Description
An RNA structure with a sequence from Acidithiobacillus caldus, together with DNA, in which 36 nucleotides are resolved. Entry title: Cryo-EM structure of filament form Acidithiobacillus caldus (Aca) short prokaryotic argonautes, HNH-associated (SPARHA) with gRNA and tDNA. Released in 2025, the model rests on cryo-electron microscopy data to a resolution of 3.38 angstroms. The reconstruction used 103,628 particles. Taxonomically the source falls in Acidithiobacillus (Bacteria, Pseudomonadota, Acidithiobacillia, Acidithiobacillales).

[PDB]
Context: bound to proteins that are not shown
DNA sequence: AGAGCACCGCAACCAAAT
RNA backbone atom coordinates (compact mmCIF):
# COMPACT_ATOMS: atom_id res chain seq x y z
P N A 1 -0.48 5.26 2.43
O5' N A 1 -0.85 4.32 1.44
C5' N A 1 -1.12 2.67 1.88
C4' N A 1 -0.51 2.34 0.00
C3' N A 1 -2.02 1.34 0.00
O3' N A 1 -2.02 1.68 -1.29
C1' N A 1 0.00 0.00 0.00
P N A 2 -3.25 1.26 -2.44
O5' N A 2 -4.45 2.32 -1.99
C5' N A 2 -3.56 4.24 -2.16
C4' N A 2 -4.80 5.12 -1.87
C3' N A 2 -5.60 4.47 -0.70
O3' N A 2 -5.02 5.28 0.64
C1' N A 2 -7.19 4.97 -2.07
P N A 3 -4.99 4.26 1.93
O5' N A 3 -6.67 4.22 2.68
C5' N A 3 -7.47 5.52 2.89
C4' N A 3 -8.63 5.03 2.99
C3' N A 3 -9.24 3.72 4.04
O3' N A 3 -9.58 4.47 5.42
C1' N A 3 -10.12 3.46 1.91
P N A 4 -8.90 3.51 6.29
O5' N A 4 -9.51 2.80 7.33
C5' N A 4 -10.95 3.71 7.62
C4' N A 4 -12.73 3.41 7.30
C3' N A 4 -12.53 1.80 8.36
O3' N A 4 -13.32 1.90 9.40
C1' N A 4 -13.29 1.33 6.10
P N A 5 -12.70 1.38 10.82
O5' N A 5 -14.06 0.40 10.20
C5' N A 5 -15.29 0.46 10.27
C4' N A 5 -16.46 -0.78 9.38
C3' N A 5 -15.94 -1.90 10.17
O3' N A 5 -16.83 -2.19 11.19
C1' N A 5 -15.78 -2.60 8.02
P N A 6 -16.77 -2.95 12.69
O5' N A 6 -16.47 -4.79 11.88
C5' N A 6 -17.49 -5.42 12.17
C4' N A 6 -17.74 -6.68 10.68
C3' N A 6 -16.69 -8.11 11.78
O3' N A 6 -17.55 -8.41 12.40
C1' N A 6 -15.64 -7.10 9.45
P N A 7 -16.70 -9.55 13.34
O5' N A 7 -16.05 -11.00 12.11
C5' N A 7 -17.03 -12.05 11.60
C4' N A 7 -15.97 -12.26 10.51
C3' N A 7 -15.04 -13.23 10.89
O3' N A 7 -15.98 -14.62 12.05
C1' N A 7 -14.09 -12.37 9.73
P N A 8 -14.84 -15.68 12.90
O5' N A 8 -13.28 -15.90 12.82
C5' N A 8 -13.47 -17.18 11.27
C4' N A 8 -11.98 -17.07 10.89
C3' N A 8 -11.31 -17.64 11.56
O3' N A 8 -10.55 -19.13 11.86
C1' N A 8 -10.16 -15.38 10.33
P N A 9 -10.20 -19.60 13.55
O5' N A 9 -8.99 -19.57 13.05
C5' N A 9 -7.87 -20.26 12.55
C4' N A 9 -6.75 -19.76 11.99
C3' N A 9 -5.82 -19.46 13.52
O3' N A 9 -5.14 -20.49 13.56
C1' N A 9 -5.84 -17.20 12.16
P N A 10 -4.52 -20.83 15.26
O5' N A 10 -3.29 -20.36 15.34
C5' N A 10 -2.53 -20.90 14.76
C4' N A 10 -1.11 -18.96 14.62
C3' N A 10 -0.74 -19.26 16.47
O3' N A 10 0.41 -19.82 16.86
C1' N A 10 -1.68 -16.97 15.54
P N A 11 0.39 -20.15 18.41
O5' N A 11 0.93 -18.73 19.16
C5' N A 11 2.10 -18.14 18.56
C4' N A 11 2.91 -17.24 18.89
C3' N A 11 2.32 -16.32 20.73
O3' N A 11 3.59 -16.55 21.55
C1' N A 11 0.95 -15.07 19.64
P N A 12 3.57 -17.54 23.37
O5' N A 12 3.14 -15.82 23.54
C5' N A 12 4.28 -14.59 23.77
C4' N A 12 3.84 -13.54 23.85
C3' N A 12 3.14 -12.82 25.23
O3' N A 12 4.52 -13.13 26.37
C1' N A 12 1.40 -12.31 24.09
P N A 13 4.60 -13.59 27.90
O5' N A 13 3.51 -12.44 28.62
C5' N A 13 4.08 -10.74 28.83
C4' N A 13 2.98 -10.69 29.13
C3' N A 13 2.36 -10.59 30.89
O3' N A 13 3.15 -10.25 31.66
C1' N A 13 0.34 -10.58 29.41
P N A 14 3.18 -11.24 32.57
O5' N A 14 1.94 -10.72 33.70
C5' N A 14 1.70 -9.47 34.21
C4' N A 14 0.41 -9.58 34.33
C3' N A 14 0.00 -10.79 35.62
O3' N A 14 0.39 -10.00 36.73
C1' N A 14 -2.29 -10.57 34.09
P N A 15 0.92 -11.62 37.96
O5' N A 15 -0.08 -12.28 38.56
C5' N A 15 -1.09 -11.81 39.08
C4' N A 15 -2.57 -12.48 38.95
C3' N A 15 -2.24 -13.55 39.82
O3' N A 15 -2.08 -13.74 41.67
C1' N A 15 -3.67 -14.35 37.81
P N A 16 -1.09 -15.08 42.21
O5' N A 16 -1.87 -16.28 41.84
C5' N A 16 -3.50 -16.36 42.55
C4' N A 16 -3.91 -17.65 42.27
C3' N A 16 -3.10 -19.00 42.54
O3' N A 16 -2.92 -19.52 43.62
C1' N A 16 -4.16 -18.78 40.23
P N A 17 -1.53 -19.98 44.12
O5' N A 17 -1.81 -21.52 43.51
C5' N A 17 -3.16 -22.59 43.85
C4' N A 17 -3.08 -23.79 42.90
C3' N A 17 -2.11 -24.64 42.67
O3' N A 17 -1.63 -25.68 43.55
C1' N A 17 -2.98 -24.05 40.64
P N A 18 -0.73 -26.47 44.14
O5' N A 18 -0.48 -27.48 43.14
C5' N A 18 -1.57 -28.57 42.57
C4' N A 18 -0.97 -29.41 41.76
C3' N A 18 0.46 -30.25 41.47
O3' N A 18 0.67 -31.14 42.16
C1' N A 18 -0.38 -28.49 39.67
O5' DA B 1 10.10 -27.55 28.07
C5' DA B 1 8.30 -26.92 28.43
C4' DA B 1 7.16 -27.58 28.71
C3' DA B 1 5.99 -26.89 28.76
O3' DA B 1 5.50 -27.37 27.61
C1' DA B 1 6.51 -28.25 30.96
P DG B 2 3.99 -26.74 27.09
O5' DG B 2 2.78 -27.65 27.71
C5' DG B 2 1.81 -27.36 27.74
C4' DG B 2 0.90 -27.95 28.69
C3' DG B 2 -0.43 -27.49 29.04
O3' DG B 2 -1.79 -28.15 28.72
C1' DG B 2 0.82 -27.68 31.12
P DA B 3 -2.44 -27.11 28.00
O5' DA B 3 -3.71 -27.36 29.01
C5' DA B 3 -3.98 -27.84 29.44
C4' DA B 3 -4.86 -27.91 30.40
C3' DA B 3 -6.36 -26.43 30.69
O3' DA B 3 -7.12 -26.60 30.16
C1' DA B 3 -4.57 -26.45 32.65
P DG B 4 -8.39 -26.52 28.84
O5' DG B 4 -8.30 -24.56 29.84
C5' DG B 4 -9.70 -24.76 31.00
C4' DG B 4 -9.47 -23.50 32.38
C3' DG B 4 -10.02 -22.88 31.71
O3' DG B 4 -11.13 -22.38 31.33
C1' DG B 4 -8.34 -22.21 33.08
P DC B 5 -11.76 -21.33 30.73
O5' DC B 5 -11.58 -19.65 31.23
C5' DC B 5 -12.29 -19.79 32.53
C4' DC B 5 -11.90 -17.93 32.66
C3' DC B 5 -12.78 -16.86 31.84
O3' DC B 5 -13.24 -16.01 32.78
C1' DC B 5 -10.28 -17.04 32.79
P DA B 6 -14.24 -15.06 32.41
O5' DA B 6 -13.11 -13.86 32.15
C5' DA B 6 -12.43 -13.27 33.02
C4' DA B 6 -11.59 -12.04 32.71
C3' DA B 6 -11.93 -11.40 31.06
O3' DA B 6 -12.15 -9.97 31.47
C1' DA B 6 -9.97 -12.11 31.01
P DC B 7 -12.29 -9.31 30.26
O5' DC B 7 -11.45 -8.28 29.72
C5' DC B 7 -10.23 -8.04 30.37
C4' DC B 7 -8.83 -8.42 30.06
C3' DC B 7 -9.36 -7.25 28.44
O3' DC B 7 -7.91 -6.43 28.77
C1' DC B 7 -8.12 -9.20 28.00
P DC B 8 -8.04 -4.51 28.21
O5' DC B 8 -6.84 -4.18 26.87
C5' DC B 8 -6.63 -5.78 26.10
C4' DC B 8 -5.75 -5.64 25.37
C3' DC B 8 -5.15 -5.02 23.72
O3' DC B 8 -4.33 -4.50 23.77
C1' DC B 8 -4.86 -6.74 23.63
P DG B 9 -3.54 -3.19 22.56
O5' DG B 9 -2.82 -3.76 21.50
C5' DG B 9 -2.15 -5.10 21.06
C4' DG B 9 -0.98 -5.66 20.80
C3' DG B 9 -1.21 -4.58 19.38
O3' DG B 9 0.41 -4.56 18.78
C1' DG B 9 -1.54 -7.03 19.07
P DC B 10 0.08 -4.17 17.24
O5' DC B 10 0.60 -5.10 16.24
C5' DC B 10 1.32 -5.89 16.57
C4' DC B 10 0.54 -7.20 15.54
C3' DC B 10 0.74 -6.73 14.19
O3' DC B 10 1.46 -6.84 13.40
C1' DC B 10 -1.15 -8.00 14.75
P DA B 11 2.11 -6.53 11.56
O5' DA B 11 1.59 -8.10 10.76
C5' DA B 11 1.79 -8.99 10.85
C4' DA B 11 1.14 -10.25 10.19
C3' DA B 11 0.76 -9.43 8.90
O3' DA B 11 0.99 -10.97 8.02
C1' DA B 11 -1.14 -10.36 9.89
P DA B 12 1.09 -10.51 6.52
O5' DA B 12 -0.39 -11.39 6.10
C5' DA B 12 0.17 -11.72 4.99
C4' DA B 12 -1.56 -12.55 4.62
C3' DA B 12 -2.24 -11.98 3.85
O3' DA B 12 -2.83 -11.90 2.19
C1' DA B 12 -3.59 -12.72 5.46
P DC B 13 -3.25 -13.41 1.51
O5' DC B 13 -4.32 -13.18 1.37
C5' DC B 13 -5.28 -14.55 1.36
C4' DC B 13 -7.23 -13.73 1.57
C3' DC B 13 -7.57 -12.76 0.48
O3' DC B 13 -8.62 -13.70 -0.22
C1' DC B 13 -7.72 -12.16 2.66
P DC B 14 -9.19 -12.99 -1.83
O5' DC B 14 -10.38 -12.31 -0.81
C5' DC B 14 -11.36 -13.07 0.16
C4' DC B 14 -12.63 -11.98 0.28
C3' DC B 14 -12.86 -11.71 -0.33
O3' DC B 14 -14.49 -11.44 -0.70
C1' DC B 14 -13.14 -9.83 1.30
P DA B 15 -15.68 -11.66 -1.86
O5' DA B 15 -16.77 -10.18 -1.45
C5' DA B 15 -16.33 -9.47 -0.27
C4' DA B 15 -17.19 -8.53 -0.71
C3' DA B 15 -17.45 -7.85 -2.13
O3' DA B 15 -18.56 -7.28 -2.30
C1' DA B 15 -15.83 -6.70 -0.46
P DA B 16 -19.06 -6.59 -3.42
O5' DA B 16 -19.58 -5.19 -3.88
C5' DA B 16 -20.22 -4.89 -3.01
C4' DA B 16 -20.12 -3.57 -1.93
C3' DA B 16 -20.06 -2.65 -3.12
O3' DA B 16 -20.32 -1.36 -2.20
C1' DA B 16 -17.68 -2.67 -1.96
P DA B 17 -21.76 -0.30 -3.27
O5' DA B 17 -23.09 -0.79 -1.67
C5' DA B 17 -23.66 -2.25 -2.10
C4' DA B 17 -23.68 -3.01 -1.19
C3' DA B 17 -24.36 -2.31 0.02
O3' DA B 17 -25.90 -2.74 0.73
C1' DA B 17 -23.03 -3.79 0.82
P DT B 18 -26.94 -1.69 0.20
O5' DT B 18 -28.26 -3.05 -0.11
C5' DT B 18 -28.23 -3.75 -1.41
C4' DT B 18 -28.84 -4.36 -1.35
C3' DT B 18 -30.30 -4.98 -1.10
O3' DT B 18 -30.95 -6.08 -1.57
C1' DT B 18 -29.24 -5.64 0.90
RNA sequence: AUUUGGUUGCGGUGCUCU